Solved structure of RNA (28S rRNA, nucleotides 1312 to 2356) from Homo sapiens, 900 nucleotides shown. The sample was in a buffer at pH 7.4. It holds a match to the Rfam family "Eukaryotic large subunit ribosomal RNA".
Context: one part of a larger RNA, bound to proteins that are not shown
RNA sequence: ACCCGUCUUGAAACACGGACCAAGGAGUCUAACACGUGCGCGAGUCGGGGGCUCGCACGAAAGCCGCCGUGGCGCAAUGAAGGUGAAGGCCGGCGCGCUCGCCGGCCGAGGUGGGAUCCCGAGGCCUCUCCAGUCCGCCGAGGGCGCACCACCGGCCCGUCUCGCCCGCCGCGCCGGGGAGGUGGAGCACGAGCGCACGUGUUAGGACCCGAAAGAUGGUGAACUAUGCCUGGGCAGGGCGAAGCCAGAGGAAACUCUGGUGGAGGUCCGUAGCGGUCCUGACGUGCAAAUCGGUCGUCCGACCUGGGUAUAGGGGCGAAAGACUAAUCGAACCAUCUAGUAGCUGGUUCCCUCCGAAGUUUCCCUCAGGAUAGCUGGCGCUCUCGCAGACCCGA
RNA sequence: GCCACGCAGUUUUAUCCGGUAAAGCGAAUGAUUAGAGGUCUUGGGGCCGAAACGAUCUCAACCUAUUCUCAAACUUUAAAUGGGUAAGAAGCCCGGCUCGCUGGCGUGGAGCCGGGCGUGGAAUGCGAGUGCCUAGUGGGCCACUUUUGGUAAGCAGAACUGGCGCUGCGGGAUGAACCGAACGCCGGGUUAAGGCGCCCGAUGCCGACGCUCAUCAGACCCCAGAAAAGGUGUUGGUUGAUAUAGACAGCAGGACGGUGGCCAUGGAAGUCGGAAUCCGCUAAGGAGUGUGUAACAACUCACCUGCCGAAUCAACUAGCCCUGAAAAUGGAUGGCGCUGGAGCGUCGGGCCCAUACCCGGCCGUCGCCGGCAGUCGAGAGUGGACGGGAGCGGCGGCCGGAGCCCCGCGGACGCUACGCCGCGACGAGUAGGAGGGCCGCUGCGGUGAGCCUUGAAGCCUAGGGCGCGGGCCCGGGUGGAGCCGCCGCAGGUGCAGAUCUUGGU
Numbered sequence: 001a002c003c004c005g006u007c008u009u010g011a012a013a014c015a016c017g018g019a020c021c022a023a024g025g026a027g028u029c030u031a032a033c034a035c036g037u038g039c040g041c042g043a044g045u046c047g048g049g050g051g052c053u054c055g056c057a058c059g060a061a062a063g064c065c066g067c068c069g070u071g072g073c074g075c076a077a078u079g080a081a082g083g084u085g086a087a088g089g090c091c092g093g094c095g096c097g098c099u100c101g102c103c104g105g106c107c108g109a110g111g112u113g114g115g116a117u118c119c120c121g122a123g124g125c126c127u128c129u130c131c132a133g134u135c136c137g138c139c140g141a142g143g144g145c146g147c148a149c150c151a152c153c154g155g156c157c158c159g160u161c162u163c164g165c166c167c168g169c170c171g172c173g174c175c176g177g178g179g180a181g182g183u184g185g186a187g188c189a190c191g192a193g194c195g196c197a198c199g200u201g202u203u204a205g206g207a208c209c210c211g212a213a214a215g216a217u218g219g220u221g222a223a224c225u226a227u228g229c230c231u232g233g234g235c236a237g238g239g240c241g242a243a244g245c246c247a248g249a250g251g252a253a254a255c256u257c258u259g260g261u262g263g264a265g266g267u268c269c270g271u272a273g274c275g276g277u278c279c280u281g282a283c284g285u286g287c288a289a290a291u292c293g294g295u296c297g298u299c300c301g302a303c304c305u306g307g308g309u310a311u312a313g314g315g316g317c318g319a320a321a322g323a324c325u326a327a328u329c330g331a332a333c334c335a336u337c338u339a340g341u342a343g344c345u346g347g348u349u350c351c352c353u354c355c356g357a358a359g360u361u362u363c364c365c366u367c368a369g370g371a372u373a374g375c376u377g378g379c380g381c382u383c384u385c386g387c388a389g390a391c392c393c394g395a
Numbered sequence: 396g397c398c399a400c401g402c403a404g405u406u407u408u409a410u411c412c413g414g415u416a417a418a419g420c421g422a423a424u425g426a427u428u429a430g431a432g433g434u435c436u437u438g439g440g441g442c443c444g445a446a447a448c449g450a451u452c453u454c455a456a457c458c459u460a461u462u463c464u465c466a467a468a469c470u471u472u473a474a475a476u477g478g479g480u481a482a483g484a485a486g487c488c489c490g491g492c493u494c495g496c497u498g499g500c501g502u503g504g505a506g507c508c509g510g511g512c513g514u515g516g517a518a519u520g521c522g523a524g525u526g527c528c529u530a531g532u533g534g535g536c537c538a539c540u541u542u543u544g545g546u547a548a549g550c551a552g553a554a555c556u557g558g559c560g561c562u563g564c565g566g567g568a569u570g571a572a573c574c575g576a577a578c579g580c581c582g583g584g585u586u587a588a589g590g591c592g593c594c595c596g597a598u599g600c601c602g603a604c605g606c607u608c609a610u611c612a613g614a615c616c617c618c619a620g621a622a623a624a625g626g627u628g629u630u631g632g633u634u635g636a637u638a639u640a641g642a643c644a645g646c647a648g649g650a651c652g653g654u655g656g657c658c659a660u661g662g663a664a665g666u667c668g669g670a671a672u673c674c675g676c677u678a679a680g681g682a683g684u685g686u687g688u689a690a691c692a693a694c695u696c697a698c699c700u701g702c703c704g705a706a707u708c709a710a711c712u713a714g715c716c717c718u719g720a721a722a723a724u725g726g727a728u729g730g731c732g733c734u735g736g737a738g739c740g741u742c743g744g745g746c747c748c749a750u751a752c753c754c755g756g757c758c759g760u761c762g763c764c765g766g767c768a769g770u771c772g773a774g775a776g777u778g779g780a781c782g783g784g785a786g787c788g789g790c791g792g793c794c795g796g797a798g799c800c801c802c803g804c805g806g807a808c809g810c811u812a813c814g815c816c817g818c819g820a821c822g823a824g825u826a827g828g829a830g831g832g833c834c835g836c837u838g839c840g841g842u843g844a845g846c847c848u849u850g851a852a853g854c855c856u857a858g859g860g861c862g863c864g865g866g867c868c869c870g871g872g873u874g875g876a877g878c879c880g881c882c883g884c885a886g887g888u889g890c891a892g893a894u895c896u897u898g899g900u
Stems, first nucleotide, its partner, number of pairs: 003018004019900006029205013044073003049068001050065003077084002088107004093103001094101001110153005118144003123139003128786002135779001155188002157185007165178004169173001208347002211344001215337006226311009235301001237269003240265001244261007273298003278294002281292002313329001315325002350832006360373001362371003374532002377528007401521003405518002407482006417472001418470002424466002429461001431459003436455001439453001486512009496503001535559004540554002543551002564575003579757007589747003592731003598744001600743001602742005613733001624718003628715010645702005651675003657669002681696001685694002758822006765816003790796001801805001834889001836886008845878002853873004858869004
């Protein structure tokens, strides 16, 4: 020295998964982007579609095209559009060098501050020593040209405002062009892209793997049950005693009383049948995915039951319980759409090394989730101290 | 004098900023206590004031000076901690130029152009700047301190820092957060916090001074149980008091007269109550501290005296201990136990050990963008060359000078430069990121004139080893036909979990 995995602020947990073993088992492929890296060519780049090559073991490959470069991307942006569309600095003579109009000569994307590197470099470092110069090496205060890149100031192109004056003509115009000063642009300011490969990240696709309750389309079921119809079958033994009837008696009649007879009824007790109250009995890994024992309800009727028929799923059927519709019903079953979707749960497979968090901001029908900033890692790049004496030795 | 661009969760020196803590209310705004002094009024009024309250007595309101107590949403004043800026070369100082801005002005301001100034203008430390891509996270929790709600909460919500989460280790018996300290694998030494009767390393010191007895003792941050109130238990301490003019405590007396004082009355006579506290005897006596009597009465006290002959008394205060102190299975300073301590307080010397610190070994990472192409047994290098000036110094009788390795023919290793070598510092890690893999599986292009029926793959093995590891090699057996290394290429490429799937037990 508590058992691992996992979610968690917190697991040894009385939190979940895990009896054991073997095999299988989960970030993939395509497309599109972005950035980084490698390669080729480079203001270009790329044949990928087609074609030509003994048509074919490889070869469905490789090679070639060039008036096959069509085309894609890049080489130009800006505006809704009509459209427009990226060169300045100096020396001058001129109007009037009026903050500007006409030309020359040059040069060719301006300037400031930084700026690796490079260049010049006074002066130093040398030997056995010196007055005297021959060749080059090192250190070197200062100075110079300044790559890339950064900050800033100018300039140029397109849109749009404000101001204002000129110019042009085969169309004198509601024509066209030009200036100055602000401001909007994913621009220019001597290109960096294109193709291919690899990695990472994001996304659409089943999309790391497994997982709904659902929705839709087309079919199969009334062998169970529910109901209607057709055609069959069946239901001991007793009790009560309706109408109708007979006789006797009493009554003036109306009629009444008594005794029999009769055998009605969704009548009573109670078999078979049908059902299923209670024991909340048995059983409850059962005999049984609903059964058994006793006790019970009904038992001539809205009764029980066979077979044949009819009704089929948002439909049927229902003496109505959302009951039943093949052990499935608050919408059956089968196949398909379908690997449906999941901000939710579970899992997610070798080793070592290095670095190493967040639970916070803002917005969101947001509060179990995202985007965003922050925190992290990786890739670098631009610079700074020098790299010292061949052992040594600040000089 | 002089020793980098630049930076900083830090101080210093200047300089601002603030309105919390505290404080204040005889300062504003609110809240609020009590007296005092004044003088007007629709204050009550006030007893004899009506008559001009002839009067002035009280209570109000009001004013004035004071007085008690307060404020998160008050404030004159006002901290600590804190926030900003500055501490130079982008600076300072000279000139000059431009302007359409400004304008008495050659004005102001801004820009631009030359020049000169380095004692680099506080301390300390550190190498900085910059870009792209980007995962995970977006439930938190805890502790000191500040703090809101709530009676409180292991409650809910904030601020600051640290921690846990993500973190092991020593101590707290035990424990996410406490205390110490953060971690490669080890040896030695020493510590931290905490400890040293035994469990259990270390006091088995002739440790020091005291306190404490518990018939529920006490025993160490968080922390795991207690208060008000008491004690003539004991120990200190403060203040006061009495006492040879004899305290204190005991034992023994007096404790009176007016007066059985007044108003209470039905007895209250000292004591059921209201006021006042006289006098004298003196030794003292309260016209009463209590008991009580219906009431008397009889007692006691405070007050004095006698015997007694040396110190005593009271009220507080705070240490340990005790009471206060009651719960459910049998039980907890961790246990045993401990009382000349193994308890409590104050201290000393030793000693014990952590993954912390120091020294050493080994591993890796990072840094020195370190060293090595000089394999240069002749290489020889922080200058050599020449080539004539003029000179010394030690040897070759005052003129004087050429050297080339060789009695040896010789001389370790190295440098897969993607290699090898040196020095220094460093090493925790979830989610996550990256690198390396002579880790592993399957297949393809090359390559090993690879292996193999004289025995491939697979499997078994108390066999021998290698590597930090993933893993691998070899021996033995079984087996009976295929298999592997290296350089590239490509994946349906690595399992313990998924109430995972299938099979078996």

Taxonomically the source falls in Homo (Eukaryota, Dipnotetrapodomorpha, Haplorrhini, Hominoidea). The PDB entry is titled "In situ human eEF1A-A/T-P-E state 80S ribosome". Method: electron microscopy, resolution 2.48 A. The entry became public in 2025.